An RNA structure with a sequence from Hantaan virus 76-118, in which 38 nucleotides are resolved.

[PDB]
Context: bound to proteins that are not shown
């Protein structure tokens, strides 16, 4: 929960320059 | 917490 | 991150 998992808190992307 | 412009990420 | 095992 929009999925993957799952009675273990997970993935599901990373800087920089510029505006607000 | 966003938007444009640009580089990238080989388990 | 991908063990020893065996043709």
């Nucleotide at each position: 929960u929009a999925g993957g998992a799952g009675u273990a808190u997970c993935c599901a992307c990373c800087g920089c320059a510029a505006g607000a | 917490u966003u938007u444009u412009g640009c580089g990238g990420a080989g388990u | 991150a991908c063990u020893a095992c065996u043709a």

Ions in the entry include magnesium. Protein in the same entry: RNA-directed RNA polymerase L. Method: cryo-electron microscopy, resolution 3.36 A. The entry became public in 2023. The reconstruction used 70,591 particles. Primary citation: Durieux Trouilleton et al., Nat Commun (2023), "Structures of active Hantaan virus polymerase uncover the mechanisms of Hantaviridae genome replication".